[PDB]
Context: one part of a larger RNA, bound to proteins that are not shown
RNA sequence: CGGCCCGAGGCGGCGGGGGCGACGGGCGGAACUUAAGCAUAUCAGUACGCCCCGGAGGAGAAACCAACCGGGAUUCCCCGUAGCGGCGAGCGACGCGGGAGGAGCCCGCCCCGAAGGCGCGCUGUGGG
RNA sequence: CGCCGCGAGGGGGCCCGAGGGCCCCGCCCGAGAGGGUGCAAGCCCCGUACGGCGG
RNA sequence: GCGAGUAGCGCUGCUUGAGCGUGCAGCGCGAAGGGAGGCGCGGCCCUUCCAAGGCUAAAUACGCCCCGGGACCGAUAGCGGACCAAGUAGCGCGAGCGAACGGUGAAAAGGACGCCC
RNA sequence: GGCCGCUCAAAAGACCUGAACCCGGCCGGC
RNA sequence: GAACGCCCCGCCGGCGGAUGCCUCGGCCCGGGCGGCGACGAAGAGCGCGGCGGAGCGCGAGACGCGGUGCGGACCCGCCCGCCCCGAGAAGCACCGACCCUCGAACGCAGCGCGCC
RNA sequence: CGGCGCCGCCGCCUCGGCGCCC
Numbered sequence: 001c002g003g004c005c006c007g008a009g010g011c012g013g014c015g016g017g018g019g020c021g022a023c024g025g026g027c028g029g030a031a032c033u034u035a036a037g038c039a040u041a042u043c044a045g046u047a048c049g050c051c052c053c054g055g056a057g058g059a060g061a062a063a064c065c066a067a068c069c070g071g072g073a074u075u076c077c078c079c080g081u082a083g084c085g086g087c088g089a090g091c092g093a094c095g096c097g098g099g100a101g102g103a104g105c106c107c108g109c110c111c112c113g114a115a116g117g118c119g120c121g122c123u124g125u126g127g128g
Numbered sequence: 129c130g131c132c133g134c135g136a137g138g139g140g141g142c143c144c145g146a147g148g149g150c151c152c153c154g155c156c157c158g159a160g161a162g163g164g165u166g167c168a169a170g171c172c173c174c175g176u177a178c179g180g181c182g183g
Numbered sequence: 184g185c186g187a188g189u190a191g192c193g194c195u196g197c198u199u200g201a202g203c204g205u206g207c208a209g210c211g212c213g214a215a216g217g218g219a220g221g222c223g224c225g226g227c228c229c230u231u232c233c234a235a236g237g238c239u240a241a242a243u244a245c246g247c248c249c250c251g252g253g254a255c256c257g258a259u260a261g262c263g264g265a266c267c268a269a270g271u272a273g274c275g276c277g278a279g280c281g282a283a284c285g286g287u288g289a290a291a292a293g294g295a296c297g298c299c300c
Numbered sequence: 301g302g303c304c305g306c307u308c309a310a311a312a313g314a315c316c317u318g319a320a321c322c323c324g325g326c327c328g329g330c
Numbered sequence: 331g332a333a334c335g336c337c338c339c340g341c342c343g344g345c346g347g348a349u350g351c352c353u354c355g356g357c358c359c360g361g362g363c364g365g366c367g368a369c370g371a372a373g374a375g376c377g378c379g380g381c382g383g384a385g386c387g388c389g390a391g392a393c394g395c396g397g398u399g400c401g402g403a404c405c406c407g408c409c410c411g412c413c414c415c416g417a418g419a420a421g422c423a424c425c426g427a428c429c430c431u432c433g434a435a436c437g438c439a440g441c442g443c444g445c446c
Numbered sequence: 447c448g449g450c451g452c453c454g455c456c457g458c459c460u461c462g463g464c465g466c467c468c
């Protein structure tokens, strides 16, 4: 004195914030009540409080179920006991089977290396 | 799904404040869902069934 | 060639029908082939999958407001609220509480004239 | 304010009908 | 005895608002739709009519203004206005504008002040 | 004498550093 690195003020374009007595997602979370009392249990993973979308949302293409002369992502409907428990009072899934609907895919990794959306990006854009 | 439009067919006699009431004879009906009208109306009026545009 | 402070394990707290652990979490430790088979530990097998990254229609659920229907209520009923002015008038410092009141007649034709005062 | 009567099928006159409890006037009884 | 009170042998009056009939309202089920906001929402305040209190509506362009279509004699009172082969009252549907103060509320504050 | 709020993304203007170097 310039480069790269890490910061500061300003300017331009663009986006956010608030609102709802339902449905939906994430948290925090009672007590009355029952047990003919009452501590575990139950009520209830409810009331209520806080946050967050949409026209739906969430979930989803097996680190699945099974034990069969086997099925094959997700959701919803019909159907029915293993078990938990002062083993008391109470509580409680699911596979197989029948239907509604039906749909599949790609990033990292590896090869090429600016071929890219080029004031960015080699501390990796773009293609396979 | 939403926007338009047409839309048939009953009188006469009693009586009442008023005839949708009573008696007697009829019409339309793809329309007798219904609402109105001075008292229970297919035929007094809106509608009702039968079709056209956007698609 | 296929995801590391991760999977898993130890201690502790919540949660589940999950019962020597259903799922989650804090802290300490911390892998390579790994996960699962509804009773623990160690060994040999078999059957079946590939976590720690991501997208995705449909069948499903629903108040406000609009539309249609009903063996529903009929003015102390049915919404608190059928009435030109209901969450109104009124009450409470405030959070909040909260009524009552429907119907002349076909037509307003809503009441001549006269007489007393 | 009152009486007569007027509109109307009808006052239905601040209004449909208009029960009970309770009350006033006339008539009867205890 | 009368009167008061009571019962009704009947006839009229009050007070009150039951019963009957009616219903532009509720409630239940099903189907749609799922459409807000810094381009300033939801909500609140104030103001606006020829005579104008409440509610609806509107915003200093204020009980409303314009454009395109339809429609075709009224406009609740008193006034106006219109009236006609188009001259145009009531009414309907879309579209274009106006859109005071506060409020996610945005120069600070909430009615008073600034820097430029 | 235009006008004058907060946060964020992408650009841009003007800048700081005894960060690493030249």
Stems, first nucleotide, its partner, number of pairs: 002467003005463012018366001023054001024052005034041001038086001064071002075100004083091002104238003107186001110128003115125001116120001129182004138153005154171002156160001162174003191212007216233005245364001248362006255356002273280002285352002293315001297303003316350001322344005328337003373432003376389003380408002395426006404411001437443002444450002
Other pairs, nucleotide, nucleotide, family: 001468cWW017368tWS018371tWS022055cWW022245cSS023244cSS029047tHS030046tWH031044tHH032043tHS033042cWW035088cSS040088tWW041089tWS054056cSS055244tWS056243tWH059074cSS060073cSS061103cWS061104tHS061239tWH062072tHS063217tWS064231tHS066068cWS066230cWS067220tWS073241tWW074101cHS074242tWW080095tHS081093tWH082092tHS085088tHS085089tHS093200tHS100242cSS101241cSS103239tWS103240tWS114124tHS116125cSS134178cWW135159tWS135177tHS136156cSS136159tWS137170tSS144146tHS144167tHS145166tSS147149tHS158177cSS159176cWS161175tHS165169tWH187215tHH188189cHS188213tHS189214tWH189235cSS190213tHS198204cWS198205cWW199201tHS204205cHS215216cSS215234cWW246364tHS247363tWH256260cSS257265tWS257353tHS258265tWS258285tHS258353tWH260265tWH261355tSS261356tSS263269tSS268384tSS269283tHH270271cHS270281tWS271282tWH272281tHS275277tHS275278tHS287291tWH287312cSS288290tHS288292tHS288310tWS289309tHH290308tWS291311tWW291312tWW292307cSS292312tWW294313tWS295305tHS296304cWW307311tWH308310tHS317349cWW318347tSS318348tHS319347tHS320346tHS321345cWW327339cWW338339cHS367434tWS368436cWH370434tHS370435tWS370436tWW371435tHH372433tHS377392tWS379393cSS386393cWW389390cWS394427cWW401420tHS402418tSS402419tHS403418tHS404419tSS405410cWW414417tHS446448tWS